crRNA (52-MER) with a sequence from a bacterium: 79 nucleotides with solved positions. Method: cryo-EM, resolution 3.3 A. The entry became public in 2018. It was solved together with EsCas13d. Primary citation: Zhang et al., Cell (2018), "Structural Basis for the RNA-Guided Ribonuclease Activity of CRISPR-Cas13d".

Context: bound to proteins that are not shown
């Protein structure tokens, strides 16, 4: 650390509470088995390259 | 002139890690 919406509550216009939203933006979707793709390190092997 | 040994780079191959996008399952 947004905007909209709903309910609850104080209030007159907005804030608190918990929510929801693919119909809100670039953006709806728990977790742990993997897969595809590329990022960036580390280790190993290799082939070039620079310099000492 | 000519070969070294190191160091530091790239790259390619393999392994390990973490991130990100997606779908294949499952509860």
């Nucleotide at each position: 650390c947004a905007c909209c919406c709903g309910u609850g509550c104080a209030a007159a216009a907005a804030u608190g509470c918990a929510g929801g939203g693919g119909u809100c933006u670039a953006a709806a979707a728990c977790g742990a088995c993997c897969u595809g793709a590329a990022u960036a390190u580390u280790u190993c092997a290799g082939a070039u390259c620079a310099a000492a | 002139a000519c070969g070294u040994u190191u160091u530091g780079a790239u790259c390619u191959g393999a392994a390990a890690u973490a991130u990100u996008c997606a779908g294949g399952u499952c509860u």
The entry is indexed under CRISPR-Cas, RNase, Complex, RNA BINDING PROTEIN-RNA complex. The PDB entry is titled "EsCas13d-crRNA-target RNA ternary complex".